[PDB]
């Protein structure tokens, strides 16, 4: 310098090859059990899918710039 891929809650992950409603376990609150706790059980909030254009009735999922990370490769006798 070329091509690949990936970015969803304070932490890991699932959801596209499927275009019709964003989920799941840690983490935090709260009745539960105790002479108190810690485990253990219940109920809960908490995110609009890195940002920004495009196609479509309708995009977290299809297509396009740039912002971080990674992967692969590059005389020649």
């Nucleotide at each position: 310098c070329g091509g690949u891929g990936a970015u969803u809650g304070g932490c890991g992950c699932a959801g596209c090859c499927u275009g019709g409603u964003a989920g799941c376990g840690c983490a935090c609150u709260u009745c539960g059990u105790u002479c108190g706790g810690g485990a253990c059980g219940a109920a809960g909030g908490g995110g609009u899918c890195g940002g920004a254009g495009g196609u479509u009735c309708g995009a977290a999922u299809c297509c396009u710039c740039u912002a971080u990370c990674a992967c692969c490769g590059a005389c020649c006798a």

Source information: Shown are 77 nucleotides from a PDB entry: RNA (A-tRNA(PRO),P-tRNA(PRO)) from Escherichia coli. The sample was in a buffer at pH 7.6. The entry is indexed under Ribosomal nascent chain, ribosomal arrest peptide, ribosomal translation, ribosome stalling, RIBOSOME. It holds a match to the Rfam family "tRNA". By type it is a transfer RNA. Entry title: Structure of E.coli ribosome in complex with an engineered arrest peptide. It is bound to proline (PRO). The 2025 paper behind the entry is "Structural basis of enhanced stalling efficiency of an engineered ribosome arrest peptide".